[PDB]
Context: one part of a larger RNA, bound to proteins that are not shown
RNA sequence: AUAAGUAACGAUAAAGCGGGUGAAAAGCCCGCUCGCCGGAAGACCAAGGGUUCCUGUCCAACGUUAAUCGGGGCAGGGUGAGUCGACCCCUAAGGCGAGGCCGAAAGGCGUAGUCGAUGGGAAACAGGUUAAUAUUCCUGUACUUGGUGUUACUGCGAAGGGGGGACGGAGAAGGCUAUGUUGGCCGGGCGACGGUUGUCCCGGUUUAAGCGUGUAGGCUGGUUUUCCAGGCAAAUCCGGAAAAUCAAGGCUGAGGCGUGAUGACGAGGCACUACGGUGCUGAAGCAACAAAUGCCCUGCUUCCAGGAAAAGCCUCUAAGCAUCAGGUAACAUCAAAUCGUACCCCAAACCGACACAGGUGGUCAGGUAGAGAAUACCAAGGCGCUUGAGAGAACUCGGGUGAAGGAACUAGGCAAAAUGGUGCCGUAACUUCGGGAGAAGGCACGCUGAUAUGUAGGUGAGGUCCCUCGCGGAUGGAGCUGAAAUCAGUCGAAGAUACCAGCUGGCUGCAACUGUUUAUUAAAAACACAGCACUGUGCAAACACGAAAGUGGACGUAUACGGUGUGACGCCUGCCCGGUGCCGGAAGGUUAAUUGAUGGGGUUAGCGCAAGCGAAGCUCUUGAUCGAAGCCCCGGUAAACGGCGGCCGUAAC
RNA sequence: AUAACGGUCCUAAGGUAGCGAAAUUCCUUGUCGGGUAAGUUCCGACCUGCACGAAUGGCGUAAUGAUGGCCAGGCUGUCUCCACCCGAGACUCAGUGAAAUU
Repeated sequence: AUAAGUAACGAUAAAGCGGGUGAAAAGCCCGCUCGCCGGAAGACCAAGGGUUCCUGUCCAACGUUAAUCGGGGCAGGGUGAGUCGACCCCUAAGGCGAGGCCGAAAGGCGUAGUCGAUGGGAAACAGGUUAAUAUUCCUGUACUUGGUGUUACUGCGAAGGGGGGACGGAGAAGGCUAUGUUGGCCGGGCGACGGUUGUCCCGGUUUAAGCGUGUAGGCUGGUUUUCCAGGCAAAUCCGGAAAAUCAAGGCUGAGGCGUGAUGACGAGGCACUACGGUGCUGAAGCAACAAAUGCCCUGCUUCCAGGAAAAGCCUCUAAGCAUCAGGUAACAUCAAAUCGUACCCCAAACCGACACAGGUGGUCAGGUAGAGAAUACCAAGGCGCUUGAGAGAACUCGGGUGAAGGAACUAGGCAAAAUGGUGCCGUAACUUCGGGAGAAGGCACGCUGAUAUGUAGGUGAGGUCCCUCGCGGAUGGAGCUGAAAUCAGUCGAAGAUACCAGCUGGCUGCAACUGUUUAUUAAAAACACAGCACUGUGCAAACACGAAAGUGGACGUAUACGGUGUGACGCCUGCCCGGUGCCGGAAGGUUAAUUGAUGGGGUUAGCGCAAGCGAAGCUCUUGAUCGAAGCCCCGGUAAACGGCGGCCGUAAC
Repeated sequence: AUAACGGUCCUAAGGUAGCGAAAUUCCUUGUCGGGUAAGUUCCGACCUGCACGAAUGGCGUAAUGAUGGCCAGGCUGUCUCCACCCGAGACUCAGUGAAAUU
C1' cells in the first nucleotide's frame, strides 16, 4: 500500500438558552434554569510521585472532535516552626559484628558491642491575612526543656540494687461530651394566583489552649519504732518478720463551673471600585430535651489460648569527693540548630504501555424517614464522566407490559418470574436433646378523634428543709420529651403502598461439621480437621538445616517431642507371617582390608673336558593361617507392604 | 428348582460382621414394586458381587453444604407463538481515524 475514509471515539449521571471573549464557540468565562453524588463522585493525610501548585502569555505537536480552554508549550512567582514531622533518646523482629570458634580459598556462625520502627520518650491555642504557605506569618493569650549567673539552704556521688514504664480476648453499665432538635430572644419579611399581623415565614443565636477549682467514677487501710541467711558489695530503698497506735489518709479522674473574654467572631445595614471584590459599623449570643461506635476507661466484671522490650522518669546507696563540688527552691538570663513543609493523594498527578469502567492504608461522619455506616431523597461541598447533529429499518444489547394455556422448553426450570417487614397465634417426622424451626400456615397494620386539650415511662427547675457548707442530702412537682394499646369515625382497587426485603415442601449419593485449594477454564466427593492408632525418641533425644562450628526441636523432658496411616460421633474392626519388609537371636556354613607359611621361576659366586648343575642376596609369582558386620540360617510382627480358592455328587413334583 | 450335607484337589490362609445392578454390575434399559397417560434417570426390594468388605477402614448417622441425582406446590415469554413499547448501538450527516490478511 490493502481492507477503508470502514470499525471506533472508553460507563445510558443530561442537558437548554441569554450575554461576553474571539479569526472562529455544542465544549472557555459570567448569569439563570435542569440533572447526578452526598459513609462520596465531599473534606484532611500517609505511601508513591516530583512542580502537576499560582499568575501572565501561546495553540505547531499533545488532548480520540473543535478549542479562545488545559495536568500541553514558554516566562515569572510561590513552601517562613523551641511546640507539626524527621533528626535526636530507647528498644522489637531481624542485620552486621573486635577478639573467638569453624571452614580447600572465597567464606559460615557468633560473644562483647553496634544498628534497626511498624512501638515507648518535653512543650500552642483561638482569631486574622496571600493569587499561591500557614497550629509556621500577624494579633491576643500561653506553655516546655536546657545552659549561665545569683541568694538562701544541705549529703552529693553508677556501667550497680529496687519501683515505674508495662501491655490479652470478649462483655456490661453508669457518668459525660461532640452533635442534633425545639422553645425563648434578636434582626428582617406581609407575599406574581384564593387566603396569610399570626398556634405565620426566613436567617442568626459562636467563643480555644492555658490557669484555678476538684466532681460522677476507679484503686488502696495510714503512721510509728525495733530486728533480719534475700536483691553478686552497700543501702535510710525493696522484700520478709514482730510490737503498738488511729479509720480516715492517700493516689488516680471524664465533664462541669470560674477565668481567659470591657476581647475576638457575628445576621444584617450603610459607603468606594480597576465589577474580580474591598473599607466601616454592629443586634441577640440563652434554655430545655435527645444523644454517640468519642471520653472517664491502660478502668470494672468474666474467660483461657495466659496476653513485647529497653530508655526517659522516681528512689537507694558504693568507690570517690569532703568544707570544694554537687543537690534543689526562688529570681535573673541566654538558647532551642539542621532537614521536610507548594500540589495530587479511591486519583487524568501513585501501581496498571493510555487523560485506562481495575488496584490502593488511616482520619472526620449534617437533616428527614430507618434497627442501621443498609436504602430513598437532600445539606455543606462537589460533579454532568473531551466527538456532536439527525432519523426512528432489519438485527444485536439493556429493560417494561402481555390475551388463553402454564415447564408442553431444555442435557438440565438455564434465565426470568415469585417469596420478602414487625408483632401475635400456630408448627410434624427425626435427633448427638442443642436442634430441626423463621418449619409449614395464618391474622393485624393508613389517617383523624377520644380515653389523655400529650398517656405510661424518662428528665427534672424554682421554692421550702437540714447542713462534717459543698459541684452537698432531703422534699417537691413547674417546664420539656414521649412510646405502646383500646374504642369510634373515615378515604382508596390496594396502608410492611416506593427503595429496601427468605420461595417452600418431600426422598436419596458423598463428605461429620467451620474452614482450605489449581492467581488467569476444575471450589468438589479432593486437602485440612478434632478424635484414633502404630512406631521411633532417656536428653549432648530422635529428627532436620549445615564439609564444620553451630542452630531448630526446646530454655521443652515420655501426660514431652518426631514420623506414618486413618478421619467427629454411634456400633465395630474377622482369618493368613508362605513372599517382600522390620524386630530379636547367634550355634554352624560362606565372607573384606590385614598377615605372608609353603612351592615354582629369573639372576650368578661356584664346581664342570660340556650338556649342564647351582648357595647366599636381590627379585617375579603362588597364597597356609588369622579375620567383623552382612547374607544363608532360627524365631516373632499385618491399624507393616500385602492376600483372603477350585471341581464334582446329593432332600417328598 | 435348589442344596443344610458329603467327597477330594490346592494354598500362607481361603472373604467374618455388615452391605450389595452400588461414585464399584460387563452382559443391562437385569427383574419386581412405587411414582407418571407414557419413567434407559430417581426411590424401595431381590442377589447371578464380570470385578464389595472391615483404620490405602466397614456399615449407620442429627446438624451442616454456592456439593451430585429425583419429585411436588407456587410462579412465570422457558415454550405453543410471538406481539407491542422505552432507551444504547446499527443507518444518514459534519470532524477524527484503526486492524487481521494479501
Molecule: stapled 16S-23S rRNA,stapled 16S-23S rRNA,stapled 16S-23S rRNA,stapled 16S-23S rRNA, nucleotides 2768 to 3523
Organism: Escherichia coli